[PDB]
RNA sequence: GAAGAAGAA
DNA sequence: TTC
DNA sequence: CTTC
Numbered sequence: 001g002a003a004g005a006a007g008a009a
Numbered sequence: 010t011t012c
Numbered sequence: 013c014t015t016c
Base pairs, nucleotide, nucleotide: 001016002015003014004013007012008011009010
């Protein structure tokens, strides 16, 4: 560099 | 939407 | 947080 996630207010 |  |  790229990409895919989880949560937050 | 940002974090 | 992870992968490459």

Entry title: RNA-Binding Affinities and Crystal Structure of Oligonucleotides containing Five-Atom Amide-Based Backbone Structures. The RNA, together with DNA, has 16 modelled nucleotides. Crystallisation conditions: 0.5 mM cobalt hexamine, 5 mM spermine tetrachloride, 80 mM sodium cacodylate buffer (pH = 7.0) and 10% (v/v) 2-methyl-2,4-pentanediol (MPD)., VAPOR DIFFUSION, HANGING DROP, temperature 291K. The entry also models cobalt(III) ions. The work is reported in "RNA-Binding Affinities and Crystal Structure of Oligonucleotides Containing Five-Atom Amide-Based Backbone Structures" (Pallan et al., Biochemistry, 2006).